[PDB]
Context: one part of a larger RNA, bound to proteins that are not shown
RNA sequence: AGACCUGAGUGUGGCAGGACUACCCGCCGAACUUAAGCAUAUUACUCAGCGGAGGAAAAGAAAACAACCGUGAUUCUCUCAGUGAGCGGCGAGCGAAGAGGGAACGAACUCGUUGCCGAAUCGGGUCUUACAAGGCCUUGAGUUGUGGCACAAAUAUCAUUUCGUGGUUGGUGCAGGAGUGGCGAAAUUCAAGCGCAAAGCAAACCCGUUGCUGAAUACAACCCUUCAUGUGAGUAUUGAGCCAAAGAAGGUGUUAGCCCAUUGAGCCAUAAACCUGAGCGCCUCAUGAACUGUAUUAAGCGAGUAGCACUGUUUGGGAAUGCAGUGUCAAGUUGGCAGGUAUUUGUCUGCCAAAGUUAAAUACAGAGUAGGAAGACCGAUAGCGAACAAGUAGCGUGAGCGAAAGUUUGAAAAGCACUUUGGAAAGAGAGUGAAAUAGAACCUGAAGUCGUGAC
RNA sequence: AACGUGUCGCGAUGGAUGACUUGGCUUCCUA
RNA sequence: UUCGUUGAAGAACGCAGUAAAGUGCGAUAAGUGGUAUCAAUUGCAGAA
RNA sequence: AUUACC
RNA sequence: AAUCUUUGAACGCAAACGGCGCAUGGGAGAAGCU
RNA sequence: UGUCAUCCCCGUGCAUGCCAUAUUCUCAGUGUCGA
Numbered sequence: 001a002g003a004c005c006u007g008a009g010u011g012u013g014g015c016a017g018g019a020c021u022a023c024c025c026g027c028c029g030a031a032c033u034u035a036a037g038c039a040u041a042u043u044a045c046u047c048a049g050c051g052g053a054g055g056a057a058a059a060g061a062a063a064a065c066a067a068c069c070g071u072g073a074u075u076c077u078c079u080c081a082g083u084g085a086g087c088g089g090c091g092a093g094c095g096a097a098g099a100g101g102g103a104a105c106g107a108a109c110u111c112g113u114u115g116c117c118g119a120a121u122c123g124g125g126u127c128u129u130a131c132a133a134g135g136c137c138u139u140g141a142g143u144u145g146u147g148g149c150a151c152a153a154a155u156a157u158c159a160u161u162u163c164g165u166g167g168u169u170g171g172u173g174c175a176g177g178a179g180u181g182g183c184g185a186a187a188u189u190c191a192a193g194c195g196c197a198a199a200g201c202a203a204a205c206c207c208g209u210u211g212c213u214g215a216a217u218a219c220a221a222c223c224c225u226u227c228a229u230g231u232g233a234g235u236a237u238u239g240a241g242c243c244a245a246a247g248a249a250g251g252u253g254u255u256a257g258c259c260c261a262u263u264g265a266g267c268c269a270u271a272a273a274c275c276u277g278a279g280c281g282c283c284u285c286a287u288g289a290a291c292u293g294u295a296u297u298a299a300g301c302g303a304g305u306a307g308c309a310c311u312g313u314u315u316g317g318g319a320a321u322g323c324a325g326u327g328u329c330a331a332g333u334u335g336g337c338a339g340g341u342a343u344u345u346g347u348c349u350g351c352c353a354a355a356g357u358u359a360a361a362u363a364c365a366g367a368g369u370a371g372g373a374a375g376a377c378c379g380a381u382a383g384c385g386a387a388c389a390a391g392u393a394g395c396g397u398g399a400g401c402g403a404a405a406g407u408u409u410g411a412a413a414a415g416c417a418c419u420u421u422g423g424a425a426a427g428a429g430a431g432u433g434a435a436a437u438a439g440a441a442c443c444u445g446a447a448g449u450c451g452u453g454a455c
Numbered sequence: 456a457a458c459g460u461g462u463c464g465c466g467a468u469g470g471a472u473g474a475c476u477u478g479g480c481u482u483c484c485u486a
Numbered sequence: 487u488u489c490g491u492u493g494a495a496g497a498a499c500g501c502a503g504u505a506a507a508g509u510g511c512g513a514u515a516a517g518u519g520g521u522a523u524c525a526a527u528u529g530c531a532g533a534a
Numbered sequence: 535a536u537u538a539c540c
Numbered sequence: 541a542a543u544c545u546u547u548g549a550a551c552g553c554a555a556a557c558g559g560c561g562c563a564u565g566g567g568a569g570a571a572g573c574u
Numbered sequence: 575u576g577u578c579a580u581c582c583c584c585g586u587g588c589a590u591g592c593c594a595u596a597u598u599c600u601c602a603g604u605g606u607c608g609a
Stems, first nucleotide, its partner, number of pairs: 002607003005603001007601003010596007018489001023054001024052004034041001038089001064071002075103004086094002108357003111302001114150004120146001121141002123138004154296002159292001161290002170283001172281002176275002180269004188239001189256001204225001209220001241258001250260002307328007335352005369486007377479002394401002406475001408474001415442001418429004443473001448468008496547003499512003503530002518541005552560002561588007569578001
C1' cells in the first nucleotide's frame, strides 16, 4: 500500500422539545373518612405527582363465550345485578360476567413464518402537462432479504394465449351537487280624542276663625284673592284591512301582528377550487375475463415467550383475576391455552397467545375554535371571583390570594345660560324638562339614627 | 323650666326594596 | 374542527390629531390589502 | 371614507 | 394576502447586560487614496 | 470623482439530540481481510 466492519466529523434534507388536558392512555399514588376504637379492609386501584396523544382516545377481528336447538371483533346502552355469584376483622363494606333487547356496523385486514419467486423493492436523478400504481439511467441503500404470489390429504395452483373495460392511479380539463354567496318579502303612525253635556286642583295669596305669656300682643288656620297643570298614546274604543308572515318572542319616548327590523316559499344562484352518483372529458396507467396445459405440497401459524416457584401488588375472582420482579423455563397441531376448587389420569368443547393496523356507535363544552339554540335557573350581598378598564385594583419575599363596583339622570344633556352674594366654591334667584321633590356621590329611596317644627 | 323623654309633619344621612338586566349558570347541539 | 422550530402559548414594550385604562394592533402598529356594503366616523377636530 | 368579513 | 417590534419551546453565547460573538452578504459613513 | 480601513447599522445563518443522506465529501480503529 484498499475493501468491509465499527465509529466519527460538517454539508445538506428533516424532525423532536413548548402550550393546552375537560375528556383519554400509561405509571405513580395517598391520607382525611367508614369500621362508632384500629392495624386487614373501606376511602381508592381515587386526589395530588410524572408522562402522552386525539378529535375522540382506548379497545378491537377470538389461544372468546358457552355447555345450548349453541353464540361469534371491539365499544356503548338498558339489563343480568346491589346479585340465594362472590370477596370481606365473612365486619364495615365491596361486587362483576356470559346470556337478552338494542345502538353502531356494505368491517375487516398485513406483516413474520410456510411454499413458490429472488431485487420485480427502496432512494437519488431524469423524461415526460407533477403522471412518483411508468417511463430510463443510477451502487446509492439493499441479498444479515426489499418486494411478488399462493392459503390445509384439501384444492384447483400455475404460465402463455385468446377477450371484456375498472375512480382509485397520474396528469388533468367543465359540468353539476352542495356548500355557501348574496337577494327579497303583507298589511293603519288609521279616526275621534268628551253626541244634551261636564269644564277645574291646589293656600298658588289673602284675612276672617283658632291655640299661649298679669294681657294685649305675639300666635294657628279660612274666607275674600292670583297662575299653575295634564312628556312621548304601542294606551283606552272605532272602524278597518294583512297572515304559507301573530314571535327567530327585538327596536322604537308608554302595553305594536300594522312604525322598524326580522322571519317565509323561492330565486341572480353564487366559485361549482369542497364533493354528489360521476353526466363527464380525454391524456396515459395499470389492474379485470373466456383459458391451453398444469402445478403447489412443506404444511407451519410469532420463546427468556407461555408456564411454574417465590413475594409484591391487584381483582368479586376465592389452593393466583391481572400484573411486576427474581429464579426457573417449555410444547409443537401424538400440540398449546381456555373450559372460575387444588392434584394426577382420561375424554369432550371452544380457541390458536407470545407481531401489527382498523372507522362507527362511546367520553368531553376544555381550544366556544366556528356556529349556535334553549331554560318552571339567578336577578346585582344573588348568578362565575368577575353584568363595570375582573383574575383587574390591592395583598404576599414568593408559591399564591383577591375584591368592591349596574352613572339604572332623562325620552332628549335639553347637564342649570344669566343675574348676584361669596376671594372663588357654594347659596339665592331665574331657566331646561313631564318630574330637579330626576342636578351627574342623579330611578325608586326603606330601616336605623339624627336634625327643627309642632305638641 | 333647659336637658332627657315621647308621638306627629318636614328634612338629612343611609342605600334596602321594587322595577329593569348587552351578565352569570345550566342543558343541548352543529362542525 | 384542535397550537408550535414556517418561532406557539405566555409577557414585555409599544402604536390614536387629542387616549391613562381597556379593546384592537405591531415600527405597514387604534391597522395596510382583497370583496361587499353604502355615506358616515362622532367627545371634536379633521377628511370626497 | 366607515362597517363587516378574508 | 400581508405586516407582525423585544422575548418566550427560544435554539450563537450570555443575561437584574435591551449585552457579546462567529460566519455571510449589503449599506451607510468617511480618513486616507483613485 | 469615487473606491472599502477598523468604527457602526440591517439581514440571514450558527443550540443540543435524533433520522435520512452525500456522483467514489472527509476521516479513525494492534475490528476483518487482501493486494
Method: cryo-electron microscopy, resolution 2.8 A. The entry became public in 2016. Solved structure of RNA (26S alpha ribosomal RNA, nucleotides 3 to 457; 5.8S ribosomal RNA, nucleotides 1 to 169) from Leishmania donovani, 609 nucleotides shown. The depositors describe the entry as "2.8 Angstrom cryo-EM structure of the large ribosomal subunit from the eukaryotic parasite Leishmania". Rfam match: Eukaryotic large subunit ribosomal RNA. Primary citation: Shalev-Benami et al., Cell Rep (2016), "2.8- angstrom Cryo-EM Structure of the Large Ribosomal Subunit from the Eukaryotic Parasite Leishmania". Taxonomically the source falls in Leishmania donovani species complex (Eukaryota, Euglenozoa, Trypanosomatidae, Leishmania). Among the 40 different proteins in the entry, which are not shown, are ribosomal protein L23, ribosomal protein L39e and ribosomal protein L5.